[PDB]
Context: bound to proteins that are not shown
RNA sequence: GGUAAAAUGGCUGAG
RNA sequence: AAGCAUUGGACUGUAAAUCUAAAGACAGGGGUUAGGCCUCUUUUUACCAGCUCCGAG
RNA sequence: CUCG
Repeated sequence: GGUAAAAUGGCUGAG
Repeated sequence: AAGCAUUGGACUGUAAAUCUAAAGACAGGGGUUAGGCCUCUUUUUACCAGCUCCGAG
Repeated sequence: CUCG
C1' cells in the first nucleotide's frame, strides 16, 4: 500500500 | 428482552436485602429499509510472487 | 542441459 473478518465507551449478555 | 453496576437525596430500630430523582444510543457517517440490507470512513485481528507449452527425456 |  492491498486482501479478508470483526467493532457493545461502565461490565456481561440476550437480542 | 435482562442482570451486575453508577450519581443526588433519606439520621434507617437492625430485610436500608428499602424508597425516591437522574443517566440507559451495540464504531461513526450516509442512505434507503418492510425488517434488513447497501455504501463511505476509522480502528482491531489474520494475509500479500503467479513460466505456458509438444517431443527430443 | 539446447531446439523451434
The PDB entry is titled "Human mitochondrial RNase Z complex with ELAC2-D550N catalytic mutant and tRNA-Tyr precursor (Composite model)". Shown are 76 nucleotides from a PDB entry: RNA (Human mitochondrial tRNA-Tyr precursor with 3' trailer) with a sequence from Homo sapiens. It was solved by electron microscopy to 2.93 A. Protein in the same entry: 3-hydroxyacyl-CoA dehydrogenase type-2, Zinc phosphodiesterase ELAC protein 2 and tRNA methyltransferase 10 homolog C. It holds a match to the Rfam family "tRNA". On this family, see Hou, Trends Biochem Sci 1993: "The tertiary structure of tRNA and the development of the genetic code". It is annotated as a transfer RNA. Lineage of the source: Eukaryota > Vertebrata > Eutheria > Catarrhini > Homo. Bhatta et al. published it in Nat.Struct.Mol.Biol. in 2025: "Molecular basis of human nuclear and mitochondrial tRNA 3' processing". The entry is indexed under tRNA processing, RNase Z, endonuclease, mitochondrial, RNA BINDING PROTEIN.